[PDB]
RNA sequence: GGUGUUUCGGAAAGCUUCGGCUUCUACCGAGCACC
Numbered sequence: 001g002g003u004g005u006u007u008c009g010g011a012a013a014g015c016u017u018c019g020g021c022u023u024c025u026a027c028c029g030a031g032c033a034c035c
Stems, first nucleotide, its partner, number of pairs: 001035005007030004012023004
């Protein structure tokens, strides 16, 4: 240099007994793996 991936930061969408859960690298930015 290229590909894959919310792991994080601030916000959102679907789920919920509103205590809660899941997704968002095409929500703005950082990180990790593969080549």